RNA sequence: GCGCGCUUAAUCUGAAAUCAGAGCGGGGGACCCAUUGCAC
RNA sequence: AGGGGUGAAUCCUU
RNA sequence: UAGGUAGGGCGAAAGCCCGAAUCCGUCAGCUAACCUCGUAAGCGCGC
Numbered sequence: 001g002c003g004c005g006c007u008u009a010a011u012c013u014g015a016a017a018u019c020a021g022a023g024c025g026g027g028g029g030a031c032c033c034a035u036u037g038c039a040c
Numbered sequence: 041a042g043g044g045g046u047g048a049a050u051c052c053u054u
Numbered sequence: 055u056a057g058g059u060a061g062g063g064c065g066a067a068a069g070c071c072c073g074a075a076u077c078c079g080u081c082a083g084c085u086a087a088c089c090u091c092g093u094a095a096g097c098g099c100g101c
Stems, first nucleotide, its partner, number of pairs: 003099005011022003023093006033083001042081001043078004051058003061072004
Other pairs, nucleotide, nucleotide, family: 001101cWW002100cWW008010tHS009092tSS010094tWS014019cWW029087tHS030085tHS032084cWW041080tWH047049tHS047074tHS048061cSS048072tWS050059cWW054055cWW060073tHS065067tHS065068tHS
């Protein structure tokens, strides 16, 4: 380097690449619900 | 410090 | 420094392992709409 198997959201498509899609994910974020909390 | 996030990786004793 | 452990991975089940790292920076519950970001990496088999 390649073949199919593993953890994983980590895959696929554009000659190569976050520079772009699709797929697959994380977080932020109302009504309702939950929270009774001693800061600087 | 506190609080919190991804993650199976949180917790008690020498 | 070590063992154990909630939890978790491989495996038909036996069994063998993991049980790290790190980042937001005083800030975030659920949450539809809408906004924003990630798509790294480390290994097991064979040629």
Molecule: riboswitch a pseudo-dimeric RNA
Organism: BACILLUS SUBTILIS